[PDB]
Context: one part of a larger RNA, bound to proteins that are not shown
Molecule: LSU-alpha, nucleotides 459 to 1534
Organism: Leishmania donovani
RNA sequence: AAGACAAUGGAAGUACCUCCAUUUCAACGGCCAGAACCAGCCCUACUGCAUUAUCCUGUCGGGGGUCAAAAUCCGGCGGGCAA
RNA sequence: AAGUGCAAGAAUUUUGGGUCUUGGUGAAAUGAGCGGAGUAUUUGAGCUGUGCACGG
RNA sequence: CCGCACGCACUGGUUUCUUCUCCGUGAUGCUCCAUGUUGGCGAU
RNA sequence: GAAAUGGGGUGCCCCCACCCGUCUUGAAACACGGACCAAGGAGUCAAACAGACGCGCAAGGGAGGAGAUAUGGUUGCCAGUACUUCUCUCGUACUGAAAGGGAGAUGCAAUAUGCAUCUGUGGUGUGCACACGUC
RNA sequence: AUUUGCCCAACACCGACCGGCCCU
RNA sequence: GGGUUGCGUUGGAGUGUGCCUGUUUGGACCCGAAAGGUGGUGAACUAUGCCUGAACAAGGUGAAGCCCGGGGAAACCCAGGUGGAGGCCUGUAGCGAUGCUGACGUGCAAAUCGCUCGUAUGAUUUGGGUAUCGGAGCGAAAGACUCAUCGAACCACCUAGUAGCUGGUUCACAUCGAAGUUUCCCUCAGGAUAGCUGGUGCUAGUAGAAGUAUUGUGCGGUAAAGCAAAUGAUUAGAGG
RNA sequence: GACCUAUUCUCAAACUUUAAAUGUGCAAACAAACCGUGCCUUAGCCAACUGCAAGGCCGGAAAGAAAAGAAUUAGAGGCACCAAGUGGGCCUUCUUCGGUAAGCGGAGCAGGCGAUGCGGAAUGAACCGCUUAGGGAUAUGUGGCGUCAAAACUUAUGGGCUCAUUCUCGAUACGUGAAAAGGGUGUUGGUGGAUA
RNA sequence: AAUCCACCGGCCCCGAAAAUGGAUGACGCUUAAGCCCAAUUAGUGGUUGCCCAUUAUUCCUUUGGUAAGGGCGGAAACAAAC
RNA sequence: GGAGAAAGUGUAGCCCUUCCGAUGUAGAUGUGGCCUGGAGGUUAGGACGAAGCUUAUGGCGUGAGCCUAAGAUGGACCGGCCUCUAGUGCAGAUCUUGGU
Numbered sequence: 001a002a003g004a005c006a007a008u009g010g011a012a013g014u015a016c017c018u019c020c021a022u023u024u025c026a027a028c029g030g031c032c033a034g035a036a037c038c039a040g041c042c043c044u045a046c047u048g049c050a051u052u053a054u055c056c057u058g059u060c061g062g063g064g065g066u067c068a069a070a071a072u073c074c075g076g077c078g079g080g081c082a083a
Numbered sequence: 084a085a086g087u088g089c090a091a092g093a094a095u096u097u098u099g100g101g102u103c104u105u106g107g108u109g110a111a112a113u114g115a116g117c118g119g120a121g122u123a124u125u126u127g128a129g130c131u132g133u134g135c136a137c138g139g
Numbered sequence: 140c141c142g143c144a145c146g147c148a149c150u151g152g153u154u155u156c157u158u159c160u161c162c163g164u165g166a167u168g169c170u171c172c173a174u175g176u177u178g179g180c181g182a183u
Numbered sequence: 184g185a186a187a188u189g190g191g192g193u194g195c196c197c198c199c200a201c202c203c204g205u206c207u208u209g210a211a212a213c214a215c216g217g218a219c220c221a222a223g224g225a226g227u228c229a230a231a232c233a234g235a236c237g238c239g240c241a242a243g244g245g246a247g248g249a250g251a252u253a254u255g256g257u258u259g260c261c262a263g264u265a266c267u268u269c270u271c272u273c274g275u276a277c278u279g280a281a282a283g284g285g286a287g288a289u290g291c292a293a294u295a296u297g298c299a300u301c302u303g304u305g306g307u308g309u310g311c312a313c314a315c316g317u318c
Numbered sequence: 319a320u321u322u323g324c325c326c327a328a329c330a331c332c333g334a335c336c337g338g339c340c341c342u
Numbered sequence: 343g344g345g346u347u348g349c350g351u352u353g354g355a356g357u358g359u360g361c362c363u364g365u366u367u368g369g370a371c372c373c374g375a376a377a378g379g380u381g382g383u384g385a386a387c388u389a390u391g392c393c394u395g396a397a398c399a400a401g402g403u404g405a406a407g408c409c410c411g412g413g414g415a416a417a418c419c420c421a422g423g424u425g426g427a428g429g430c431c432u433g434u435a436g437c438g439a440u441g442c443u444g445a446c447g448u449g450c451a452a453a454u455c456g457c458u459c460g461u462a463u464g465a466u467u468u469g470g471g472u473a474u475c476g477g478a479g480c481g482a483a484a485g486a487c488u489c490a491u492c493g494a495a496c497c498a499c500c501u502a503g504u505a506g507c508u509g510g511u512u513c514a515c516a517u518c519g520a521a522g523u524u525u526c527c528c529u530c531a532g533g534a535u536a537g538c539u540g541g542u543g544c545u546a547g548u549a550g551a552a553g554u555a556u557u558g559u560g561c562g563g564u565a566a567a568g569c570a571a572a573u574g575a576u577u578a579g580a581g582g
Numbered sequence: 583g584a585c586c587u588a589u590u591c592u593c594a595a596a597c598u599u600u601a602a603a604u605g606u607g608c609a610a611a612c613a614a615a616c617c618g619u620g621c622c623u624u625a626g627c628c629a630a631c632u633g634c635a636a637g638g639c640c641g642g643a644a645a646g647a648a649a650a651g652a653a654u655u656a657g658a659g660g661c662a663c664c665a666a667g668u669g670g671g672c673c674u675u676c677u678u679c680g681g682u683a684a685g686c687g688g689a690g691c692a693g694g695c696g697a698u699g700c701g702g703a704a705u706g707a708a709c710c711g712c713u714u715a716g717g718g719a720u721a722u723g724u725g726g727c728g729u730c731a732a733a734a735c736u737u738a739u740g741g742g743c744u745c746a747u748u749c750u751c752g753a754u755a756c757g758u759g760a761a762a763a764g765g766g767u768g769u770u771g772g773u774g775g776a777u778a
Numbered sequence: 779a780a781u782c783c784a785c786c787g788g789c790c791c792c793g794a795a796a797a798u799g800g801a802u803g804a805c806g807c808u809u810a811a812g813c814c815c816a817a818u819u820a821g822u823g824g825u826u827g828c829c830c831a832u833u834a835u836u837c838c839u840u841u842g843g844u845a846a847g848g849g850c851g852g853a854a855a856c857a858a859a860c
Numbered sequence: 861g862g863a864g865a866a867a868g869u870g871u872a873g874c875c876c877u878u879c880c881g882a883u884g885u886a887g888a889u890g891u892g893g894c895c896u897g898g899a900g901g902u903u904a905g906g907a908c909g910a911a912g913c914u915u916a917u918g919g920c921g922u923g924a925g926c927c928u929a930a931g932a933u934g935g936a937c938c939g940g941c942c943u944c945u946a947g948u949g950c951a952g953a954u955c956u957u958g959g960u
Stems, first nucleotide, its partner, number of pairs: 009199002013195006020189006028181002031179004036108004040102004048089003051085002055080008121159001137142003169864004202217004218960006226511001228368007236360005243273003249267002252265001277284002287301005305332005313323002316320002333352002338346001371510002374507001378500006389474009398464001400432003403428001407424003411420003436461003441457002444455002476492001478488002513893001514891005523536001525534003537668002539665007551655002554653001556610006566600001567598002573594003578589001580587003616642003620639003626634002671695004676690002679687002700711003715839007725829003728805003737817001740815004752807001764792003768789007776781002840882004845878005850868001894949001896946008905937001912933001913931003918927003
Other pairs, nucleotide, nucleotide, family: 011197cWW012196cWW035175cWW044094tWH047048cHS051084tWH055082tHS064071tHS065070tHS066068tHS093096tWS094099tHS109112cHS111168tWS112114tHS113164tWW114164tWH119162cWW120161cWW122123cHS123124cWS124158cWW126156cWW126157cWW127155cWW128153cWW132150cWW133149cWW134149cWS136143cWW151152cHS191916cSS203952tWS206210tWH207209tHS208671tSS208707tWS210214tHS224950tHH224953tHS225510tSS225950tWH227370tWS235361tWW239244tSS241355tWS242274tWS242356tWS244357tSS252253cWH254263tWW257259tHS257260tHS276285tSS278337tSS279281tHS283337cSS286350tWS292294tHS303353tWS308613cSS310327tHS312324tWW315321cWW335350cWH336348cWH338347cWS339345cWW340344cWW340345cWS341344cWW373508cWW375504tWH376503tWW377501cWW384476tWH385388tWS385479tWS389480tSS399433tHS404425tWS404426tSS404427tHS405426tHS406425tHS410421cWW414416tHS414417tHS435462tHS440458cWW446451cWS450454cWS475478cSS480486cWW481484tWS485493tHS514923cSS519886tHS520885tWH521668tSS521697tHH522696tHS524535cWW529532tWS540888tSS549658cHS562604cWW563601tWS564602tWH565601tWS568571cHS571598cWS572597cWS576591cWS577590cWW579588cWW579589cWS611647tHS615643cWW616643cWW624635cWH644647cWS650652tHS658844tWH666887cSS667886cSS672708tWS675691cWH678688cWS681683tHS681684tHS694708cSS695707cSS699832tSS701723tWS703755cHS706757cWH706759tWH709755cWS711723cSS722831tWH726733tWS727733cSS732829cSS734818cWW736811cWH744810tWW746808tWW753806cWW762794tHH763793tHS775782cWW778779tHS779780cSS799800cHS800801cSS802805cHH806811tWS810812cHS824825cSS866868tSS873892tSS884885cHS893924tSS896948cWS904938cWW906936tWS907936tWS909934tWS909935tWS909936tHS910935tHS910937tSS911934tHS917928cWW921923tHS
C1' cells in the first nucleotide's frame, strides 16, 4: 500500500516517489497558460424556380338537420391567387 | 400560401462558430480576400422581327 | 392558312430594378532548419 | 540552487480482458504436455541430377592423378601459391535392335552420288531497335 | 500514333536434308 | 511422287566454378517400438535326478502272529488276554498356505504380519556335494520354474534396427498467400498427379482481355401444365 | 352383364403434346472480314476453263464501326522455368436424395468459418454490419435511446390494441434456443342475412 | 327502440406435466419501459432528433510499390572578433 | 541567417513533391537485418580498470536488439567495420544433467 472480484495483462489518467535524462535561468527560455490575426478544413444561419383545379369563393337548386337556422353533403351557373 | 418537385442563396464582400482535430506570425501571403486605380455587365421587368411550339 | 404564343432558338433593342470590374510580383530559393503578442514559473 | 518537459517505479480509479503450446471442422475446455532455474537441446555432412543467380572462357571448356622447381630451402609462415604437357573427359551430330549410315544455300536442272556458283537469313504470317517518310 | 524497308530474339505455318521403317 | 519416325539438322552454346532451392541415397531434422540375428555368462533363487550326512514331542484307534478257556462226531466256530500294523486319526517342531476377501497397502516387507486352517512314519522335511539349460533345460502339467527377469532368460554386440504413427523442432520486420477437390496406387491416418500458392522471369505496355450487359444466332425438357393428347395409373354416371 | 361411343373425378422421379425463369455455344472491323469482268500456281473438283478448292500476289474501300436506349471496365494481353503447403474439412440462403427425425448421412450453384479480428444480436466459429499500417476529427452501418449503459434528463403539441394468480402476460430475426389440434357471452374489428 | 342469427380476424386466456434456485440478459415496466403502425421538436411554414464501429470522408505519421515526376555543370555574394 | 546537396534497388534511406495499397494459418521469398564462437583484413581500446556480472541507468530503433550511465562489482583481456566460416539464437519432447 492493499476488502473479499485468483493473480498477472491492455489502454488511459492521477496520486506519491525517483534524481535517470534532456532543457532553461533575465536586452533570456526548447517550459506552462491566455488573447488577436492568416491559409486550409469542418459546421451552422441566411432562399429562389416551377407547381396547385378531386381546389377557392359566390350563388341558385336540392338535402339535411334544429325550437329555428347554419354546417358536413350532391348538382347547376358565375368568378378566381386558399398566397 | 402548401409539410408540392428542383435549388446553384460568394459566411470579413469592415464582422456566424470550431480547430488542445492542421500548419503558420509572413523565411517568395497569387488573394473577389493582399496592393494599385477606376465605376463594369449577369439576372429580373416591358418589347422587336423571322423561327419554333399550341389550338382548327 | 388564320388565331395563339405562358415569352424557347437567331440576330441580340430598353436601363426601371439588380451586381463591383480591371490589371499587377519565377525560383538568381536544388534541399532542410531558423522570425509574433500578454502573463506565470525560472536569478545556479 | 531550484523550475520544467520526458523516461522510470509503486498504488488507485473508470473501462477493456477466458490458459499457454498442440492434434483438430471445432480448445478457455471436464482434450493431451506444463513446479522454478541454470547450463545442454533438433534440416547437418557427402555424393549423383536439375533449374535459378555470381564469375572465367567459348566451338571450344576443364581437369584428375602425377611430374617438375623457387623449395635440393624453411622449427615454422609452405598441406599453400607459382609451372607443365601428349592424354582423359563433357562438348562441336545424330540415328538404327543391329550390321551400318550420317545434314548448307542459290541457279540451271530433272542425271538410281546431275552440273555450276560460294559475301550468306530455305520460304511465309506476326514481331525490339534503326533508317526515310506521316498525322 | 503510324506507311514502307530490314527485321534481332521469339511464337506459328511450311518446305528441304540426315538415320529407321515403309506405300507406290 | 506419299505416309511418317528420332532425345535429328536448318550459321552452333557449350563447359568449369561458386551459390541457392528441390529430388535421391546414406543414422539423414531430433527422440521412440513389439520384434529379428551372431556370440558368450548363468541351476547360490527355483525344476528334477544322483552321492553322503541330519531330523520327526505327547496321545487315539488296535491288523497279523502268539497264550489260555468254551462249543462240536467232524469241519471249524465263539470269548478273554498279548502283540503294536497303517502313504491310519487328534497334536508340537517341521513343511505348507484355507478363511477373514482381517492388518498393511508412499509397508516391517518390490508378497510381510495376526488369528484361523492343511499335513505331520512318509510319494516326508532338510545340509553339503554332483548332474541336465536357451528354440534349450526341467516339469505328479500350472505356460510352473530356470538368481525380484519366462507363451522363449541374462550379457555384450549387429543397433542411432525400421516406423505411412505420437511428441518436439530456438531471431526480427517486410512483400505476398493457400488447401481438404480431380485422376492413379493392397489405395482409404500415406503418396504420385493436375489445381490453388510463392519465387525467378521472358515478351514489342492495350496484343489472343472479361465469373457482366445489349444485338443477332444456335442448344435444352427441369418448375409449370396435360390426362377432355400417347405410355402407365384411375373414380363415377350417362348414351348405344 | 360385357362391350362400344363421347364425357367425368384423380395422378406420375424412372410418362408426355406444349413449355418457362435462371442458364449455355458462337459472332459484333487492324495476321480478320468486305469488294474486283485483277493476275499467278496446282498431279484438287467438274464437262468444263477462266466456274468452284487452296496458297499467294496486286489494286479497292475502311461511320476503325453511323442512326436506332445501341455498352462498360482500378481492361497491359500473352508465354515460361523452379518449387512449397494442402489432398480429414465444417456452416448457411436456395435446389436437393436416404431417414419418423437428428446438433444425422449424402450431393448441386454460390457465400463464409477454417486462416480474422473489430462493431452488433446479454452469451455463441459460421448469423447481422464490416474487412483490420500507427493516430485525430466529423459522419455513419447493424443494433439501439427507463436504470445497468453512450443516446428521447421516460421525445411528439402521433393513431390504435392489450390485464395475463406460484415454470410468475409480452418484449432480438437466424434460434423447436419451444409449442398444436381444439376451444372462450374476455375484449376489439369486419362480412353476410333478418325483424323493427 | 333498437335488436337478433351465422361466419371471419386482432390481442389476450384455457389446452400447457420434471426433476439444484433462476432467468425478455438483470431490475422492472401496465397514461408501457408490451404489440402493430408512424414521425422528428409537429396542420407552423420542409428540409439531417440522438448514441456507438479497426467502416466511410478527410488530416497527420509509417512502410511497400508494376510506383509517377523534379533537382543533382555547385548561379553570384559572404573570415573570425564585437 | 546556419547546414546539406551521393546519377542513386537496399543504409542514419542523395534531396524533394505526388499517388495508390497496408490484417492472415500452412507455405514462399526479401532485408545496407539483429545476435553468437572462430579465420582473413582494417581501425581502436585496456591496471586512470578487459571479458563477465548486477541495477526505479537512461537514450536510440516498428522489432530482433544497440548504446551510455552506476556498481561502496570484477581483475586481464578486448570493441567497431568489410569479407569468410559454422557444433551459431530455446519455453514446452512424460526433453538431458545439476540445483532449488